[PDB]
Context: bound to proteins that are not shown
RNA sequence: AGAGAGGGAACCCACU
DNA sequence: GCTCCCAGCTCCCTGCTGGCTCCGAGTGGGTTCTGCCGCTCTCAA
DNA sequence: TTGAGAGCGGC
DNA sequence: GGAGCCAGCAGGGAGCTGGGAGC
Numbered sequence: 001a002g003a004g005a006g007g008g009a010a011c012c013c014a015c016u
Numbered sequence: 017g018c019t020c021c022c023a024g025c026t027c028c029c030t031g032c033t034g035g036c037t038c039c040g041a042g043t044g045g046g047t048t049c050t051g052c053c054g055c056t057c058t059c060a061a
Numbered sequence: 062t063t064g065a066g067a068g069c070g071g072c
Numbered sequence: 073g074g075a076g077c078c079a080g081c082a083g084g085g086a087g088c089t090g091g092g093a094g095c
Base pairs, nucleotide, nucleotide: 011046012045013044014043015042016041018094019093020092022090025087026086027085028084029083030082031081032080033079036076052071053070054069055068056067057066
């Protein structure tokens, strides 16, 4: 010895 | 005048023309979109 | 006493 | 751009009724 995390949307390239 | 009939006349159905709907699976990850403009602060720089 | 910047409110 | 339910307009019977002449 104190114990949880968050983002969200949009658009590109590939992968089988 | 009436009454069966006829003639367009309303009206009652059937053929054409505009109008919403996805267009599978999974994966990696990168990046760039910030509510911007006013205006309020006048007074604390 | 005046300009500009900084940040807070409106759309 | 897809195909496809869809509804709204339009044309064709239509029949009853109300001119029309026939009895």
Solved structure of RNA with a sequence from Homo sapiens, together with DNA, 95 nucleotides shown.
The work is reported in "Structures of co-transcriptional RNA capping enzymes on paused transcription complex" (Li et al., Nat Commun, 2024).
Entry title: human co-transcriptional RNA capping enzyme RNGTT-CMTR1.
Released in 2024, the model rests on electron microscopy data to a resolution of 4 A.